An RNA with a sequence from Lachnospiraceae bacterium ND2006, together with DNA: 58 nucleotides with solved positions. Keywords: UNKNOWN FUNCTION-DNA-RNA complex. Zhang et al. published it in Cell Host Microbe in 2019: "Structural Basis for the Inhibition of CRISPR-Cas12a by Anti-CRISPR Proteins". Method: cryo-electron microscopy, resolution 3.9 angstrom. The entry became public in 2019. The PDB entry is titled "CryoEM structure of the LbCas12a-crRNA-AcrVA4-DNA complex".
Context: bound to proteins that are not shown
RNA sequence: AAUUUCUACUAAGUGUAGAUGGAAAUUAG
DNA sequence: TAATTTCCTAAAGGACG
DNA sequence: CGTCCTTTAGGA
Numbered sequence: 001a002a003u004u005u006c007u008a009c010u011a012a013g014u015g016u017a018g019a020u021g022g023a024a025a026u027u028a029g
Numbered sequence: 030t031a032a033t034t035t036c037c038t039a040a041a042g043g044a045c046g
Numbered sequence: 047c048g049t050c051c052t053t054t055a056g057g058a
Base pairs, nucleotide, nucleotide: 005019006018008016009015021037022036023035024034026032027031028030039054040053041052042051043050044049045048046047
Other pairs, nucleotide, nucleotide, family: 001010tWS002010tWH004020cWW007017cWW011015cSS011016cSS
C1' cells in the first nucleotide's frame, strides 16, 4: 500500500489472488 | 437495513426552422 | 426536409 468498486495484500515491479448488478422509486423496521 | 418494483430500446410521430 | 425530441407497444 496502487484498485471500476470492496477485501486481503506487494505477490518480483505502475501491480497479485478472489469476488462485485448497477440507476431510480416506494414501503416497513 | 431490508422487501419490491421498473429499466438493462429501436423506430415511428411530429414540431420546427 | 433534416433535426431534434417524444412516445410507443405488449408472446407463454
Protein in the same entry: AcrVA4 and Cpf1. The reconstruction used 94,720 particles. Ions in the entry include magnesium.